[PDB]
C1' cells in the first nucleotide's frame, strides 16, 4: 500500500 472482517468509518482486529 493491497486483501478480509468487525452493520457504517479519519477507529480496531486478522492476513500479505
Nucleotide at each position: 500500500g493491497c486483501g478480509g472482517g468487525g452493520a457504517c468509518g479519519a477507529c480496531c482486529c486478522c492476513g500479505c
This is an experimental structure of RNA with a sequence from Gloeobacter violaceus, with 16 nucleotides shown. NCBI's taxonomy places the organism under Bacteria, Bacillati, Cyanophyceae, Gloeobacterales, Gloeobacter. It was solved by X-ray diffraction to 1.81 angstrom. Crystallisation conditions: 0.01 M Magnesium Sulfate, 0.05 M Sodium Cacodylate pH 6.0, 1.8 M Lithium Sulfate monohydrate.